[PDB]
Context: one part of a larger RNA
RNA sequence: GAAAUUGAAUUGGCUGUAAAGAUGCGGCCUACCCGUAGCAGGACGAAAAGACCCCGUGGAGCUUUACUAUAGUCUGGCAUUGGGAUUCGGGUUUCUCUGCGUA
RNA sequence: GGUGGGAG
RNA sequence: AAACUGGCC
RNA sequence: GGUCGGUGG
RNA sequence: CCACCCUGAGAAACUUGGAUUUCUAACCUGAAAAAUCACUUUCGGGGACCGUGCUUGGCGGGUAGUUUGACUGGGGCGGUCGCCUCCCAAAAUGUAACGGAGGCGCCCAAAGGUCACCUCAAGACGGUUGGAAAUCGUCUGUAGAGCGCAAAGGUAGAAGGUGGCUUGACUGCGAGACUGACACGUCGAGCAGGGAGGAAACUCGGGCUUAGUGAACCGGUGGUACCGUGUGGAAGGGCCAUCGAUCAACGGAUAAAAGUUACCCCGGGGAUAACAGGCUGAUCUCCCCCGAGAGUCCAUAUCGGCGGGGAGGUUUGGCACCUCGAUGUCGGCUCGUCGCAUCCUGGGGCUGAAGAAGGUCCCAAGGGUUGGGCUGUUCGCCCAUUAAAGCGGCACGCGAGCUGGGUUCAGAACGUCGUGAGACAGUUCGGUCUCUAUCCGCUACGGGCGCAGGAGAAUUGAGGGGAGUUGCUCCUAGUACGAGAGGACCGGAGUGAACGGACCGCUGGUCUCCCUGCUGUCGUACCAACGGCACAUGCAGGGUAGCUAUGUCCGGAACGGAUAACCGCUGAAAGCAUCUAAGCGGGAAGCCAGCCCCAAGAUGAGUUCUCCCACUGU
RNA sequence: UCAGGUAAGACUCCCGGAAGACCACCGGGUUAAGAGGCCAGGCGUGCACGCAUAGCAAUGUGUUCAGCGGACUGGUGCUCAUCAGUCGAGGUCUUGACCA
Ligand code: CLY
Repeated sequence: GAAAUUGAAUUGGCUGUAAAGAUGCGGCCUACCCGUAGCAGGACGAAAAGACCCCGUGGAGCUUUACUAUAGUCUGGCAUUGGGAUUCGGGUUUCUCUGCGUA
Repeated sequence: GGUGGGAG
Repeated sequence: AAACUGGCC
Repeated sequence: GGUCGGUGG
Repeated sequence: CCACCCUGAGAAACUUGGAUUUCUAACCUGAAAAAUCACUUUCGGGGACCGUGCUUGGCGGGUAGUUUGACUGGGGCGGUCGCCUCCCAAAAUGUAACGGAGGCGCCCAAAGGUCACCUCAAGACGGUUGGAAAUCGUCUGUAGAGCGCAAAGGUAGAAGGUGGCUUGACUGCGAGACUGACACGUCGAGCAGGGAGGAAACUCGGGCUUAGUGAACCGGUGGUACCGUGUGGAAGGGCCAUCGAUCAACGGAUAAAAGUUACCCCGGGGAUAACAGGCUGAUCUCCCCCGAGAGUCCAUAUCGGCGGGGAGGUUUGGCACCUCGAUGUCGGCUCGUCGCAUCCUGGGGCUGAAGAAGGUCCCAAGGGUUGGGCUGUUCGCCCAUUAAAGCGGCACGCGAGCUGGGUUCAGAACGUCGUGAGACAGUUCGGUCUCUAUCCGCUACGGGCGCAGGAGAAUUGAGGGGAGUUGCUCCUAGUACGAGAGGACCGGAGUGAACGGACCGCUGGUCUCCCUGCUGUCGUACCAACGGCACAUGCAGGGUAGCUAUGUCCGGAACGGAUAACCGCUGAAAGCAUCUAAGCGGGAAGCCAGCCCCAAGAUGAGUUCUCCCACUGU
Repeated sequence: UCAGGUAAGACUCCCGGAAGACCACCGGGUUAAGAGGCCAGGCGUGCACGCAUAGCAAUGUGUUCAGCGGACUGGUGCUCAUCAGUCGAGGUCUUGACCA
C1' cells in the first nucleotide's frame, strides 16, 4: 500500500422438479470453526446494454441504366456590336421613259 | 394597257 | 412640207 | 403602243 | 395639265432579316518606354469571334437530397398479396395457418323486359354413307340435362328451348330490414312524371344468384349559370353528370424512385435464427416378433425378404422455450471419469464345435485398449504392430488450462455471378484470443476448541482411497483327438512389455564455481603469482553430497465367502418328466474380504501403559 | 471464572535438519556434540608455490601419486545453543455394582 469487480449472505453433494444447466425449492447423502499456499470445474465467471443474425417506414459510405435536381459543359436567341459589297431575300417614300383586252 | 374627270 | 430613212423590238 | 443619229428642193 | 391601278427596266437616296466573307473603332493579346496595371502614337496579331450577362433545350451520380413495402412458424429465394365457390366451421351468424381444390378483374342490344310457346340427359328395338356418337321414329325416363365462363345452392309449375313486340341495361324518391368498427356493399313494398309487353290482372328501376371491383385529391367535357374578389359582364370555381388508376402490395403515402456494406454505426430483441441445453424422435443408432427362400438334406449353427412391436437419443432436424447488459464455435494437446448395445482378456450355452483356429449369443467392465505418413481436420486410408487395439456421454467434456491450424473481421489474388458498388459460408496468403481468483468444489498444510481432570507415548478399527492389464516360451504333449496334416482344455514353472511405488550401491545426467586448463583486458608497483570481468560460469574438461531418468528393485497374488450366464442333486405341483417358487451344491478378470495407504473432528471424540495431585487466597 | 504451581509436561527463544512455502514434524541446548570450526580419513581435481636443473627460447624434469577443496564419514567443545520468561490439574451430576 491499488484494482477491475463487487447491491447482499450462516453461498456442500446427489436426484427430481422449477422458464426446459439451482448451494437457497423437495427427498436423501454429507459436512466441527477459521486461515495460509495452490491447480483450477462451477457461481450460465468479470469485461463491451454481441461488431454475427433479426426488428427499428433508424444512420451513413459507396454505386449504376432507380428517382429528382444539380456544379460543369454544349447550344439557339438576346446584349457591349458596328461601317462596306454582290445578293437565295424582302417592306416603305419616291424621280422616271415604259407595259394587255375591257367601260 | 388603263381608270373617272378633264381645262387651255 | 422633216424626203431616203436608221440606232433600236 | 414611247424616246429617237443624219439630212434633202 | 394631270390622279392613278398588277406586270416590265433602272434609280442619286430609304431600309428589316440572313450567310459566306471583308475591313477595321469596342473588346482581346505579346511587347516597349524602369519589369502587375495604367496614357497617346509609331509595332504585329485575334477581332466581332472569343469571353461574359439574361436565357432555351440537351448532356451530366462529377455532386447533393432520397426511395428501395409486408406477410414470410429466423432471414433471403419461391410463393403470396383483392374479390366470388364447396371443405376444414365442432346441424344458427362468425372463426385462422404457405390447409386441401377451383375461378374473376368478362360478357350480352341478347340469355334484357314482357307476353305466347317448347321443355330435356341417357338408353332399348328398327333402319342407321353407322366399323364410335350425331340420325328420322316410337317407347322407358321427378329430370340421371341445361342454366356463358368456378363451384355450391336453387331448378320443368323453370331463369332451361323458341318466337312477336320492344328496350324500365328510366329520371326524381326510396318506408323498412340484412351485413359491417368504420367506410362500402346488399334487398325492396309504395308514390310522381311518364313509358314497354299483354285481352287483362299484372309485371319491368338489367341479365338463377353470390365474383367481372377501387375512396379521395387532380383533371376532361356537356348541361346548369349558383358564385363571381367596387357596379355590370367575362375568366375561374360550384351543382347535375360522365370520362382517367394490373393505384392488382385491390382501405391503395406522394406529381415522380434500384442495389450494396466484412469498413459498418446506433437504438432494441431469445416477441426472430446461428452453436449448446431442452421437449420430440420423423431420419439416425439399435434390439426383438413372425416366418418364405439360402444353408445338399434339416429350417433357423449362421442368415433371414415382405411386414411388424419398442428401446437409446450422441446423427441430420423440427419447435424456438431460459439465455442477444454477449452462455466463447471446430480439431489437437492436458487430464478424467462414467455407461453399456466389451473391441481384448476371465466364466458358459449352442455349433454345420473331431483337435486347433473361428462363428454366434448370454454374463461380464476390474483393468487395458501402441507408435507413425497424409489432411486443420473429427472421420477415414495406408505403414509397422498388437491379447485387443472399442463406441459413446460429459454445454459434439475440458480455451478465467494451452494451441489457433479452421471458419465468420479489416488487406490481397484467381475464378464464377453483377452494368456497378460488391458478392461467392468456393479456393487461397497473412491476421493483438485478456500478469494478481472473493465463495463453492478440489489438492496439501496449520491455527483454535472439544474428547469432563491436566500430560508423554503406543494403537484399534467404523469408514475412505490405491492397486487389481497382459503376451510369449517351457513341462504335462507334441499324450487326448485326428486317415493325415495339424495339434489341447486343465494343472505345474520361467521370462518380457507397459504402468505405478520407492531408492542410488550400480550405468549415466546435472551438480554455477569445489579442483584444473585457457584467451583479451584491467588492477594488485614491476617480474612471477593471483583476482575481477567477458551472461545471472567468459569459456572449456572432469566431477563427491543431493536430486533425476534413459538405470535399480519390487508390486499387482494365493486362499476364502456370497453371486452373474451357466451347470447340477434330492424332489413337488399332472402317480411320469423336471436345477422346487420351499431345501441344497458347483462357478466369473466382477461384488466382499484379503494386499498397500489414510483413519475417532466415527461430537457414538474408543482402548492400553505410565506420570503429576488433592491445594490455596472468596 | 481468576491467581501462583506439578522442571508432570509443553511452549517461547536458540544452533540446526535426508522436515520444510508458513506452520507443523525431528534432534540438540554446556548433568552438552547438535551445527560450524579444527583434525584425520575418504572422495574430486590433478601435481602447486618457490627453487634448482636441461634448454637460445617456448617448455620439460626433480622436490608432489602434490597443491587445493562445496554440502562426504568420525573424533574433538575451540565458537555459538547464554539467560530467563510464558503457558499448565484437583478433578460435574444421577443411577447401578463391589469394598470398607
Ligand atoms: O470474450 C468474448 C466472449 C464472446 C465472444 O467474443 C469474445 O465472451 O462474447 S471471445 C472471442 C463473441 C465472439 C463473436 Cl466469438 N461471441 C461468441 O463467442 C458467441 C457465444 C456462443 C456463440 N458465439 C457466436 C454461444 C454459446 C452458447
23S rRNA, nucleotides 1995 to 2877 from Deinococcus radiodurans: 847 nucleotides with solved positions. Bound small molecules: clindamycin (CLY). Keywords: Ribosome, 50S, 23S, 5S, Antibiotics, Clindamycin, Peptidyl transferase center. The work is reported in "Structural basis for the interaction of antibiotics with the peptidyl transferase centre in eubacteria" (Schlunzen et al., Nature, 2001). Method: X-ray diffraction, resolution 3.1 A. The entry became public in 2001. The entry also contains Ribosomal Protein L4, Ribosomal Protein L22 and Ribosomal Protein L32, not shown here. It holds a match to the Rfam family "Bacterial large subunit ribosomal RNA". The family has 102 seed sequences and 51,934 matches in Rfam 15.1. Gene Ontology terms of the family: structural constituent of ribosome and ribosome. The PDB entry is titled "Structural Basis for the Interaction of Antibiotics with the Peptidyl Transferase Center in Eubacteria". The organism belongs to Deinococcus, within Bacteria.